[PDB]
RNA sequence: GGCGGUUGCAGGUCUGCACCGCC
Numbered sequence: 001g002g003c004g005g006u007u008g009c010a011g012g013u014c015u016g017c018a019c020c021g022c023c
Base pairs, nucleotide, nucleotide: 001023002022003021004020005019007018008017009016010015011014
Other pairs, nucleotide, nucleotide, family: none
C1' cells in the first nucleotide's frame, strides 16, 4: 500500500480514524 470484518468510535452514511484477518 491492496482486499476484507454482521468489531469499536465519530460525522448523517459511507467515508475517516482505531483495532483485527489475509497479502